[PDB]
Shown are 777 nucleotides from a PDB entry: RNA (25S ribosomal RNA, nucleotides 1443 to 2360) from Saccharomyces cerevisiae.
The reconstruction used 55,455 particles.
The entry also models zinc, magnesium and potassium ions.
An Rfam search finds the family "Eukaryotic large subunit ribosomal RNA" in it.
It comes from the structure "80S S. cerevisiae ribosome with ligands in hybrid-1 pre-translocation (PRE-H1) complex".
Keywords: Eukaryote, ribosome, translocation, elongation.
Primary citation: Milicevic et al., Nature (2024), "mRNA reading frame maintenance during eukaryotic ribosome translocation".
Released in 2023, the model rests on cryo-electron microscopy data to a resolution of 1.97 angstrom.
Context: one part of a larger RNA, bound to proteins that are not shown
RNA sequence: GGUAGUAGCAAAUAUUCAAAUGAGAACUUUGAAGACUGAAGUGGGGAAAGGUUCCACGUCAACAGCAGUUGGACGUGGGUUAGUCGAUCCUAAGAGAUGGGGAAGCUCCGUUUCAAAGGCCUGAUUUUAUGCAGGCCACCAUCGAAAGGGAAUCCGGUUAAGAUUCCGGAACCUGGAUAUGGAUUCUUCACGGUAACGUAACUGAAUGUGGAGACGUCGGCGCGAGCCCUGGGAGGAGUUAUCUUUUCUUCUUAACAGCUUAUCACCCCGGAAUUGGUUUAUCCGGAGAUGGGGUCUUAUGGCUGGAAGAGGCCAGCACCUUUGCUGGCUCCGGUGCGCUUGUGACGGCCCGUGAAAAUCCACAGGAAGGAAUAGUUUUCAUGCCAGGUCGUACUGAUAACCGCAGCAGGUCUCCAAGGUGAACAGCCUCUAGUUGAUAGAAUAAUGUAGAUAAGGGAAGUCGGCAAAAUAGAUCCGUAACUUCGGGAUAAGGAUUGGCUCUAAGGGUCG
RNA sequence: CGAUCAACUUAGAACUGGUACGGACAAGGGGAAUCUGACUGUCUAAUUAAAACAUAGCAUUGCGAUGGUCAGAAAGUGAUGUUGACGCAAUGUGAUUUCUGCCCAGUGCUCUGAAUGUCAAAGUGAAGAAAUUCAACCAAGCGCGGGUAAACGGCGGGAGUAACUAUGACUCUCUUAAGGUAGCCAAAUGCCUCGUCAUCUAAUUAGUGACGCGCAUGAAUGGAUUAACGAGAUUCCCACUGUCCCUAUCUACUAUCUAGCGAAACC
Numbered sequence: 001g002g003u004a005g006u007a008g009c010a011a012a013u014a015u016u017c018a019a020a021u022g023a024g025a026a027c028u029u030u031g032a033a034g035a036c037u038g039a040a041g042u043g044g045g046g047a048a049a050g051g052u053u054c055c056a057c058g059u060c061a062a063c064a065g066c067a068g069u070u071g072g073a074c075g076u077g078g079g080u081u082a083g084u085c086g087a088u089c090c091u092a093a094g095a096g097a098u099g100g101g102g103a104a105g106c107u108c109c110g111u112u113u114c115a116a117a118g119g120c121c122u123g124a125u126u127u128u129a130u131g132c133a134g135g136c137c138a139c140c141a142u143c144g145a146a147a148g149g150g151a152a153u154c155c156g157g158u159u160a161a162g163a164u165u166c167c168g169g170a171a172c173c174u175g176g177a178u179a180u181g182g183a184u185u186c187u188u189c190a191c192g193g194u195a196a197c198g199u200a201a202c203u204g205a206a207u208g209u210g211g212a213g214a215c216g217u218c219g220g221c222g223c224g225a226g227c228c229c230u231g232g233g234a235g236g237a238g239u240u241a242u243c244u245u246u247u248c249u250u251c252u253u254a255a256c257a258g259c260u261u262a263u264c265a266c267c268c269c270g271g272a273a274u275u276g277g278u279u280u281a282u283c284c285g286g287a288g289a290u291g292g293g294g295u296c297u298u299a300u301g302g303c304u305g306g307a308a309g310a311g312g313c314c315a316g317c318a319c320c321u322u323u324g325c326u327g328g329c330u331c332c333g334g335u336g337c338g339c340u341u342g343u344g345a346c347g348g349c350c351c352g353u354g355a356a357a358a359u360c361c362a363c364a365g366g367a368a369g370g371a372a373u374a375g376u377u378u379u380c381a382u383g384c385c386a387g388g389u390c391g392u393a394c395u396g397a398u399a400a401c402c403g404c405a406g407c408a409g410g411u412c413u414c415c416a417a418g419g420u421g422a423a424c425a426g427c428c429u430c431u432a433g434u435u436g437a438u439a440g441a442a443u444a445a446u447g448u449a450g451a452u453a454a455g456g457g458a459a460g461u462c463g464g465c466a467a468a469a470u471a472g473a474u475c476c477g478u479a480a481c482u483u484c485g486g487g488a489u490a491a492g493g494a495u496u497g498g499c500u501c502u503a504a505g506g507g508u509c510g
Numbered sequence: 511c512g513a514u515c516a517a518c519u520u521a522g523a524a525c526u527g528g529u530a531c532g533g534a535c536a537a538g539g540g541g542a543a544u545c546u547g548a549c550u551g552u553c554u555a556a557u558u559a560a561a562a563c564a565u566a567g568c569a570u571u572g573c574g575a576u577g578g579u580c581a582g583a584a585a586g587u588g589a590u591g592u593u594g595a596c597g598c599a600a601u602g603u604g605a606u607u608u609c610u611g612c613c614c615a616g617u618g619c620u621c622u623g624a625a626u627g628u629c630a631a632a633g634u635g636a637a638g639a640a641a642u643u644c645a646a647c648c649a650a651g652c653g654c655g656g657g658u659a660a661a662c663g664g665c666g667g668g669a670g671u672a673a674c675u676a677u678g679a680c681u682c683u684c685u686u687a688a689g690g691u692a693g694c695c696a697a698a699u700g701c702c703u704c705g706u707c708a709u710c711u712a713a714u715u716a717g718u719g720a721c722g723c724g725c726a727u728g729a730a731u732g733g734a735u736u737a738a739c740g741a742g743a744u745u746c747c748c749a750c751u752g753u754c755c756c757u758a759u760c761u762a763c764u765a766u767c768u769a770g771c772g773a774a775a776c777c
Stems, first nucleotide, its partner, number of pairs: 001777002008771002015033006034435004043415004049395002054078005063071002083172002085391003089149002094143002100109003119137001121135001153170005173387004179382003182377004189369001190199003203368001207364006216349004221344007228336001229334004233251006252310001256305005265295005275285003311330008350354001401410002417429004438769004447763007455755002459753001464750001472496005481486001483605001497526002500523006506515005527531001539748007546740002551563002567603007578590004607734003611665003616662002618658004627652002634645004666684005693727001694724001705721005
């Protein structure tokens, strides 16, 4: 090349009207309408991966299996701001030098081993805080986690595109330096409480010990937070032929700080059988219950500061600009086998008992240093300085990853509204998002997917394949057999709407 | 007892309707049996999900560390082992119930007796000029003997013998040890075979129950049975139905025609 302008461009419900732009519009943009995802999303973020795809301007030759004025394309630029988020540090399974040994050797083993494997305290030294020299500790590199461990940051605002990083305000930690105030001391290294323990402090080296880091899973129960539901009121909006004191919507409060606030646990008093207390769950008490009075942890909640000055919702204004104002209100409740989640005290389970280390603290000890025209204390308060490096944009998938691609495949995870309903089911809706799959016209056969069917009822067929029938819940009833646990929803019956009622099931206070 | 506050769940009654009402959605078909594997679990990614594998349970095997099993080219090297027989390692079987018969001749595995049979290198003796030759000695192993089957496996035949016949409880044998016990069966194992009998049907190479000289069943190469379980194989029944008699009709998307776009196999 013929095939051949042919096969085909038919999964994911779905598009339509108008305007604008433009040479050109089914496909771009805006508006309107109709739909969908229906919170286990077609929403909002991330991990791996990609690497600029993010955003703006210009822009359509190619690419987006139609189109294209649009684009994850093309061209040019802009964009990623950290003491507190990560990495960085720790160790895990494991990886791996050294000392050694093996191997012709590339190299292999081994990871504390058959090694003389050491820095840090300081008497003294200050011919120099070091060598000589008093004296304390070691059974060992290093790598290995962006989900384990882990110092510390939140709110509001801001961009075309960055935000726990910028701006404003308000904090906190670490490392360091430091001077006041406070505290302490004439009984030098604090007092109070019977005690549990309290505090603004309240010396403390070696060495040792202890704690935290630090741990399974499931079940019910309690409490908290956020959400859901709901009442009153203060606003805005919608409907108003009729009805509706109505439908929708705003009414919020961060980290951090002070005071305060638990279950558990513990202390003092006391001495208990007529055993009592007590959980939904049966444990506890002379090894001291009940009871009375206290102590503690601060998850958590309350009040206050932060902080109303913020944010939210309104109204009255001015408006060639930057746009600016001016005010008002941002309040008080209720409810629960509710959802999500955190947490507590328990209980069940194991021939399963469910990391490590860095790191931080405490205690024991008592080395040492310590006061009176004064000494002591940066674990109390306040004050000063610094906090490097790398990452930070975006997608995270029916188009940003992998699958030869813009592929119905695959790919880890967080949040999660209303109704029906047992329900994270199915179905409908709110917020958010999308409306993307080449279209138009017809409605032949044969298909694919979805349905129905008189009478018969498996005669079809290898075979009831496919389909149908059944199905929730309440009540009744339930055989053989059995390893006594089951079989069991056996089988087999009945009922179920709506409306108007009736009865029962609670809290708190006196 | 009174006051006040508060949420759903349950039960009942009347009334009501085109007797509808889990009104959409959602949502078991059931029963009687056989084969098989106990169960839950696992695998052939991309034709097999099963009866296969695993499993708990059962049993056997080795080993006390100078060890068993297993790594490494070697090591002053490793796994089990941060272990220690209630352990580790290696196998088989495969829940429970019940039971696991006989056979050690063979092949393995494992222990004696060595007045030894076989018997390497080194070593020894002789002969030789030596090379060398010859001989004795001679380890383990083999051979011999014993053990062992929940090791691999095997479990036939013949003869005679009961007073109808038949068959042999009984008695002998031989092939290589024994000679198929308890069970079970035309079974997922039976050729003949669509076995025979019964049942199920109008009719059954199907199913089930029996029978059993069973070509070629059978005991942890596990036998028999088993409640429960199963996207396993199979038969029957009730329900149910377009599976069929026997086809018909409807919807959506195609196919079709158009615009744009535009391949391939094959030749």